[PDB]
Context: bound to proteins that are not shown
RNA sequence: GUUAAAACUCUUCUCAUGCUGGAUUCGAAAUUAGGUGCGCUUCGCG
RNA sequence: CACCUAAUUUCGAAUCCAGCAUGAGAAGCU
Numbered sequence: 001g002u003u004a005a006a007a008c009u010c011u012u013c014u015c016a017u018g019c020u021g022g023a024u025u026c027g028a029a030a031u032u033a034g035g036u037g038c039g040c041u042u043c044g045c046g
Numbered sequence: 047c048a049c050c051u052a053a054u055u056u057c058g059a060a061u062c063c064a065g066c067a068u069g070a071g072a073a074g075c076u
Stems, first nucleotide, its partner, number of pairs: 010074004015069005021063005027057003031053001033051005
Other pairs, nucleotide, nucleotide, family: 015016cHS030054cWW045046cWS
C1' cells in the first nucleotide's frame, strides 16, 4: 500500500386562510310574626 | 315594656354535532 487526496445538496419560503359550545329547561315545592299582658289608678255636676 | 323562635327536605340531570375547502411550487449558487 484503493484513477487516490481534498470539497456539509447548501441558501431562499410561518399549515395558513374561512367557521361564536351553540340549542332545549322559571330555585320552586311545603310551613299563618304567632304566643303572654283589662287604658288602669286619684277626682262627689257642689 | 318585654320574652321564645329563626330551622328543615327533594333535585342538581339529559341530548344533537364534531365536518369540509384550498394550495404540493420555484429559484440561485452551482